[PDB]
Molecule: tRNA
RNA sequence: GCCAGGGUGGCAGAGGGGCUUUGCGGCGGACUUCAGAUCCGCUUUACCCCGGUUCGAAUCCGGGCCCUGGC
Numbered sequence: 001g002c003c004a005g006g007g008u009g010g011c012a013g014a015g016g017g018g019c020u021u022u023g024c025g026g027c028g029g030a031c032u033u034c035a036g037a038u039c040c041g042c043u044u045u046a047c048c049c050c051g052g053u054u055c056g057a058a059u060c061c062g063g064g065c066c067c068u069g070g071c
Base pairs, nucleotide, nucleotide: 003069004068005067006066010024011023012022027041028040029039030038048064049063050062051061052060
Other pairs, nucleotide, nucleotide, family: 002070cWW007065cWW008046cSS009012cWH009013tWH009044tWS016058tSS016059tSS017054tWS017059tWS026042cWW053057tWH054056tHS
């Protein structure tokens, strides 16, 4: 350098133009409980940078970078 699948919150990983996962964990509180579990509330509603298209982009297009099935 080169075909391509892709670059999401503390962790994992679904979707896909603006409304939007979820689980874990954590943060605070509640319990007649003699054991490592129970319930309710909770964050910055997170998705690289520069342009383009748009009423509007994390979800569409170009360039710079990052992981990989590869030359």